Method: cryo-EM, resolution 2.13 A. The entry became public in 2025. The RNA (16S Ribosomal RNA, nucleotides 4 to 920) from Thermus thermophilus HB8 has 874 modelled nucleotides. It comes from the structure "Cryo-EM structure of the wild-type Thermus thermophilus 70S ribosome in complex with mRNA, A-site Q230-N5-methylated Release Factor 1, and P-site 2'-deoxy-A76-fMEAAAKC-peptidyl-tRNAcys at 2.13A resolution". Ions in the entry include magnesium, potassium and zinc. Rfam match: Bacterial small subunit ribosomal RNA. A reference for the family is Yusupov et al. (2001), "Crystal structure of the ribosome at 5.5 A resolution", Science. The reconstruction used 617,938 particles. Aleksandrova et al. published it in Science in 2025: "Mechanism of release factor-mediated peptidyl-tRNA hydrolysis on the ribosome".
[PDB]
Context: one part of a larger RNA, bound to proteins that are not shown
RNA sequence: UUGGAGAGUUUGAUCCUGGCUCAGGGUGAACGCUGGCGGCGUGCCUAAGACAUGCAAGUCGUGCGGGCC
RNA sequence: GGUCAGCGGCGGACGGGUGAGUAACGCGUGGGUGACCUACCCGGAAGAGGGGGACAACCCGGGGAAACUCGGGCUAAUCCCCCAUGUGGACCCGCCCCUUGGGGUGUGUCCAAAGGGC
RNA sequence: GCCCGCUUCCGGAUGGGCCCGCGUCCCAUCAGCUAGUUGGUGGGGUAAUGGCCCACCAAGGCGACGACGGGUAGCCGGUCUGAGAGGAUGGCCGGCCACAGGGGCACUGAGACACGGGCCCCACUCCUACGGGAGGCAGCAGUUAGGAAUCUUCCGCAAUGGGCGCAAGCCUGACGGAGCGACGCCGCUUGGAGGAAGAAGCCCUUCGGGGUGUAAACUCCUGAACCCGGGACGAAACCCCCGACGAGGGGACUGACGGUACCGGGGUAAUAGCGCCGGCCAACUCCGUGCCAGCAGCCGCGGUAAUACGGAGGGCGCGAGCGUUACCCGGAUUCACUGGGCGUAAAGGGCGUGUAGGCGGCCUGGGGCGUCCCAUGUGAAAGACCACGGCUCAACCGUGGGGGAGCGUGGGAUACGCUCAGGCUAGACGGUGGGAGAGGGUGGUGGAAUUCCCGGAGUAGCGGUGAAAUGCGCAGAUACCGGGAGGAACGCCGAUGGCGAAGGCAGCCACCUGGUCCACCCGUGACGCUGAGGCGCGAAAGCGUGGGGAGCAAACCGGAUUAGAUACCCGGGUAGUCCACGCCCUAAACGAUGCGCGCUAGGUCUCUGGGUCUCCUGGGGGCCGAAGCUAACGCGUUAAGCGCGCCGCCUGGGGAGUACGGCCGCAAGGCUGAAACUCAAAGGAAU
Numbered sequence: 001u002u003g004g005a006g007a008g009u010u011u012g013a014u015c016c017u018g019g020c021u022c023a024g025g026g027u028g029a030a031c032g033c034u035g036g037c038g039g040c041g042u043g044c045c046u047a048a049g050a051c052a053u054g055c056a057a058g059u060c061g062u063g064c065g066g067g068c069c
Numbered sequence: 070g071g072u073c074a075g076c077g078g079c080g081g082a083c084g085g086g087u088g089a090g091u092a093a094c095g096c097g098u099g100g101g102u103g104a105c106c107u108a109c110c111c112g113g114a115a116g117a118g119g120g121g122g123a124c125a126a127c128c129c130g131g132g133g134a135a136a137c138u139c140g141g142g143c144u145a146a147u148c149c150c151c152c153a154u155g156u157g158g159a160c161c162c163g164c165c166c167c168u169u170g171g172g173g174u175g176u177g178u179c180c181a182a183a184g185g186g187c
Numbered sequence: 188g189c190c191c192g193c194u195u196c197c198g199g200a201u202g203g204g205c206c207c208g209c210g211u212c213c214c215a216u217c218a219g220c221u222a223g224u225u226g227g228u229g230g231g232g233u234a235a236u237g238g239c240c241c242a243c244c245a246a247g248g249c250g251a252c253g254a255c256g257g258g259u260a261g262c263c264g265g266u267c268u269g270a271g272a273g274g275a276u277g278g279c280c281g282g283c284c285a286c287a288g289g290g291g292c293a294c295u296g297a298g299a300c301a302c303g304g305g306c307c308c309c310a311c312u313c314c315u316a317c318g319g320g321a322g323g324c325a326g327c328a329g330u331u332a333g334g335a336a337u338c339u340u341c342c343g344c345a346a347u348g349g350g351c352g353c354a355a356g357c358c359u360g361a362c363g364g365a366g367c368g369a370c371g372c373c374g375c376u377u378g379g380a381g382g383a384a385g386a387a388g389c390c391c392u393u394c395g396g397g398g399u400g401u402a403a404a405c406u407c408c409u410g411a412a413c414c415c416g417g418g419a420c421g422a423a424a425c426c427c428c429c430g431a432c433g434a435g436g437g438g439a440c441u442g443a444c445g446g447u448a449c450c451g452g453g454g455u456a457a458u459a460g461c462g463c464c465g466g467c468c469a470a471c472u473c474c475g476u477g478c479c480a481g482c483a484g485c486c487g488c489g490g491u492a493a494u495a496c497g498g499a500g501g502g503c504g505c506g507a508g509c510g511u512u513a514c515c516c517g518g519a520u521u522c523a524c525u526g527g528g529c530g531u532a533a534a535g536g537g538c539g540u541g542u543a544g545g546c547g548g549c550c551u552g553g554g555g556c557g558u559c560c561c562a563u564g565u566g567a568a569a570g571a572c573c574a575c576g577g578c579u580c581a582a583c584c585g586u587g588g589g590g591g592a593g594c595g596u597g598g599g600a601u602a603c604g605c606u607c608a609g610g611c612u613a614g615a616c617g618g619u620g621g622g623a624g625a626g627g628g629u630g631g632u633g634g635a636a637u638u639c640c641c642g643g644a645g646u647a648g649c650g651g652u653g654a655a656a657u658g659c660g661c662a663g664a665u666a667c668c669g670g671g672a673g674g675a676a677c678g679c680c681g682a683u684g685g686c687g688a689a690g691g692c693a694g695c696c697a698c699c700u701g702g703u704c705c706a707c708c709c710g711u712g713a714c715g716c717u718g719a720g721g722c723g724c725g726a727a728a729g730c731g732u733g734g735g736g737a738g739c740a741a742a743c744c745g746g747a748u749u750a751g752a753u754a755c756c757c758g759g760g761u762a763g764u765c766c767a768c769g770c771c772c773u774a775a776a777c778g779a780u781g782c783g784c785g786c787u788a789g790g791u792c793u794c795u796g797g798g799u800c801u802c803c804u805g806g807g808g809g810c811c812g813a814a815g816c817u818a819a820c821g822c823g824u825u826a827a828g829c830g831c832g833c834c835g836c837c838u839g840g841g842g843a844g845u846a847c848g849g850c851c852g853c854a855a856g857g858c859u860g861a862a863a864c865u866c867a868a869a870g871g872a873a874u
Stems, first nucleotide, its partner, number of pairs: 006022004012874001014872003024516004029512005036375006042368002044333001049331003053328003058079003063076002066073004086286003095211008105203002110199007118152005127142006157180004162175005184191004212258003219249003224246008261283004265276004288309005311322004339365001341364003347361001348359004378408004388399004413453005421444001426438004460505005465486003471500005481488002527837003530820002535834001537724004544717003548611007556604002558600008572588006614714001615711003618707005626700007633677001638672006648659002685692002729770006738764002743759004781833006789811010815822002839866003848859004
Other pairs, nucleotide, nucleotide, family: 006518cHS010017tWH010869cWH011013tHS013873cWW016532tWS017869tWS018868tHS019867tWS020521cHH022519tWH023518tHS028045tHS034369tWW034507tWS039582tWS046334cWS046337tWH047332tWS048087cHS048286cWS052329tHS052340tWW055360tHS057080tWS057083tWH061065cWH061074cWW063146cSS064145cSS065074cWW065126tSS075125cSS076146tWS082296tHS084302tWH084303tWW085287cWW086325cSS089285tWS092259tWH103167tWS104205tWS104235cSS105234cSS107201cWW116182tWS117192cWW123146tWH124145tWH125144tWH126143tWH133135tHS133136tHS134319tWS135319tWS153182tWH154181tWH155156cHS155157cWS161176cWW181194cSS183192tSS204235tWS215254tWH216847cWW216859cWH217255cWW218250tWS218253tHS219254tSS223226cWH223243cHH223244tWH224247tWS225247cSS227238cWH233235tHS238243cWH264277tHS264568tWS269272tHS270520cWH271526cWH272524cWS272525cWS281567tWS293300tHS293304cWW294301tWH295299tWH296298tHS301304tHS310323cWW315317tHS315318tWS324328cWH327360cSS328340cSS334336tHS334337tSS338366cWS343345cHS344359tHS344361tWH345363tWS345422tHS345442cSS346362tWS352354tHS352355tHS369507cHS373581cSS376458cWH377459cWH382401tWS382404tHS383402tWH385400tSS386402tWH387400tHH392395tWS401403cWH409456tWH410454tWS410455tHS410457tHS411455tWH412454tHS418446tWS418448tHS419447tWH420445tWH423441tWH424440tWH425439tWH430433tHS430434tHS431433tHS442443cHS442444tHS446447cHS458507tWH459506tSS463470tWS468470cWS469503cSS476479cWS476493tWH478490cSS479489tHS480489tHS480493cWW487495tWS489493cWS523838tWW528534tSS529534cSS533837cSS536834tWS538688cSS541720tHS542719tWH543718tHS548713tHS555556cHS555601tWS555604tHS566592tHS571589cWW578582tWH601603cHS612712tWS612713tWH614712tHS623702cWW624701cWW625684cWH634676cWW635675cWW636674cWW637673cWW644666cWW645665tHS646663tHS646664tWH647663tHS648664tWS650657tHS651656tHS652654tHS654747cWS655746cWS656746cSS656757tWS674737tHS682693tWW687690tHS689724tWS704805tSS711714cHS725772tWS725776cWS726773tWH728771tWS729854cWS730853cWS736737cHS740762tHS741761tWH742760tHS748752tWS749751tHS752754cHS770853cHS771855tWS778780tWS780827cWH787813tWS787826tWW788812tHS814823tHS814826tWH817819tHS817820tHS818871tSS819872tSS821827tWS823826cHS826828cHS839868tSS842863tHS843862tHH844845cHS844860tWS845861tWH846860tHS852854tHS852855tHS
């Protein structure tokens, strides 16, 4: 020294080797059933496919001559 | 006093979006540039003299369905050009120190500018 | 007279360009790549170096430390997981890069080869008087398509930031806010107290009863939603007055969120669901069904008495959630650096020699590259940690502090590694004298035996089997004697023996040649060990060209056997077996045990040396056993023990040493060597 758990399954039974499976946590999530309130975050991961409509960069008359009211 | 467009400035190279491409000095980290740029901002030095001109807007004709576009003429500016001035700086060639194209110095050549408000 | 502006230069600050060291994924079944390529000279271009571009000169540059090629991918601060080491990952937020319908290009400019600027080509959409013209949501919303799946065509420039302007102000889908979606985290509610030995319903029952259960009903209490009134912070600057449009004082305007949060006074008992109940794993009974219906993550349940299917009663875990699918880490020490293995479980290369590489004995000095220490710069902010603090808590946020791998700079240390120099002899090699040996190659030659031929003699069968038969034999076999020819192999010795790196090596003689052991302790002076590739060797069988051919004998023929007998047994029989030369390159090429070095009781048998020949001291080959090791069997100074160095190999079984690609071979085939799919095991030792 702040930090470490395993289990089931090969055999009549045993020990070992070894694979497979599970219990935890996480997500820009999705699907099912259900669904009361608020705060703070967050929301095209696919077709960088195509885009109706409105807005997303103007300002100076203390640079200058003009038209118009 | 407004409005419209024009000439002339500044901004539009930021801010916002996306992850296609990229296996690369693209990125990360640490450095180099005696091989470089930098509007607006700040400090310091010096200056701002004279002359000339054009193109839009605009007024007339055209062309074009439209989008727009051509011709003739006028005109202002912080628009363009020329001369002068040279605090200064740029280039060649030498010289000195320094050491990759850094910094001084000498002859020669070259380069500046614009007005507006109370 | 000031103010805003203008020109030249120097400096500062900020923001960039270019360059360099180190780091940055998978496949070697991608092994060679490169011709402006690599360098030089001169020039062009740029703000600037540079093959960046051009002309000429040289022939270079890169690569097993992985070039080139193919696949995949924006990178980082960080995030998730994890005991750590590590693995995975890069949504949001901050930094960098790239792109703006698909490509190319330049202009203007301090800055662009420019998302809402320009030009051209292409695809697409729209206008049409057919000549021509317009356009680019990967900005904010929104539509459509795709998809398992992702929102409002909202409000305001009040705050912060940005552009223009002296200012007023204007613009700002940045941004500040509101809306929608349990998408995530956090907080809160669906009530609190009392209340029966315990109602009804429902389920089970041993028919007595048990459970749901203080749960309900019932009484008392509080008062989310709702109502009324009040009401925000975030906003003080720019602006004007004085002072001097300075410093410093005085005054005013300005709120989308929003009548929102919040505060005070009234006020009703006010949503609960989801998964699971055979083991792992917490929580059990009844009925229904009958290998059906169905469940399933694994093992497995179900075929007429199912805690495993479906329903019910009960129970367990969570709770505005509860489950399921997908993906990542963990468990998995199951790629083992921390932290595994290879005798028999998967795993030692068939054996040498050796290239690169990796590693290396004792003593002294110098350097100080690795290594270690000190100071300093960097390691942004946010995130992670610690403390304090603001929202009624929390999430969230603010402030401060500390860490932190790596890298630059300056200084120091020298034990160890490295390096240079000088020594030493314990490793290694050499010298002289001897030894044993089926070690190898070439040339000869000895007898035993089989077969064949010649001659002799002789006759009724021989041979073969479990029993026979095929076959051979009166054309005179078998058994016997003599002579000749030929090929192949070497009995006794002989062995648990010897030699060799392995494969392997056996009559005897001669020659050429390799290894190895002992004694002397003479010489050199670390000259060593291992070894990816390379090269050589490599049983048998097999292949090519010549030769040879007794015996044996794949294939083949016949006889038996048998249900059949493409076998086992018998009679024949060709390649081949033998020799020379050239290929092939495999094996139960086995001790199923890589090589080298050091250390750790002994006993016993044997081969071969030296000695002080009872006995001691070397080198081999076996058996039994200390300690130790191993799952056990077993191993045990000839290790499978204790250690160090280097190489090879393994990661469940099958598919499969298969396919494809490549290389090799005359061929047979050899080497390198997957995946789809499938199984829930396959295995070792012992009882």